RNA sequence: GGGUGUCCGCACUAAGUUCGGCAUCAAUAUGGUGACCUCCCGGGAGCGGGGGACCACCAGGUUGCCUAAGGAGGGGUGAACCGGCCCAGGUCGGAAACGGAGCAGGUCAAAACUCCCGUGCUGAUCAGUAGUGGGAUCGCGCCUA
Numbered sequence: 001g002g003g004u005g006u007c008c009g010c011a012c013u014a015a016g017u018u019c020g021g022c023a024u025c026a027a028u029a030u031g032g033u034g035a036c037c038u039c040c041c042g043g044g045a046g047c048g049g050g051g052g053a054c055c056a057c058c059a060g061g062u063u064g065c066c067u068a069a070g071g072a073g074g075g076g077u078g079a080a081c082c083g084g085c086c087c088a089g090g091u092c093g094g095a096a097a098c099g100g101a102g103c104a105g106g107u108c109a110a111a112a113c114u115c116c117c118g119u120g121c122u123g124a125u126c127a128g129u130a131g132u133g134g135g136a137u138c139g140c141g142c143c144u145a
Base pairs, nucleotide, nucleotide: 001144002143003142004141005140006139007135008134010133011132012131013130014129016126018124019123020122021121022120023119024118025064026063027062028061030059031058032057033056034055037052038051039050040049041048042047073116074115075114076113083108084107086105091100092099093098
Other pairs, nucleotide, nucleotide, family: 015128cWW017125cWW023069tWS028060cWS045093cSS045097tWW046097tWW046098tSS046099tSS060061cHS061072cWH071117cWW078112tWS079080cHS081083cWH085106cWW087104tHS088103tWH090101cWW094096tHS
C1' cells in the first nucleotide's frame, strides 16, 4: 500500500425452524345388513316354505379420460319416538300349542358433531443459520516483501 472482516430499515439464493385458513373424486364385480316392491307354493286364522327386480349403509376385490389432492385412515364423543333390536302388561288371531302388529320400560350407536394423523393449496414466522453480492470504511483485527 492492497485485500478482507468488524457497520446497515441493505439484496439475491439455497437448505432449514415454528405456526394459523381452506379442501379431502369416482366407476364397478361380489358378499353381508335393513326397508319397500313383486312373484310363486301351503294353511281354517295368526302364519309357514321359497323365488326374482330395485333402493340405501358396511365390507372390500378388480380399476381410472377424477384430480390441486382425495387414503378403503384414527381419537373423543355421540340416542329421539315420526330409529333398530328385547319387549312384562295389555290387545288382536287361536280350542289350544303359540304367533302377529307392539305400549310402558329398558336398551343398542353405524351416521352428524368434533379433534387429529395422512394428502394438497395456502398465509405467514425467526432482532435467523449458510453462500454469493451491494452500500460503507480515520476507529479494530486478520491475510499479503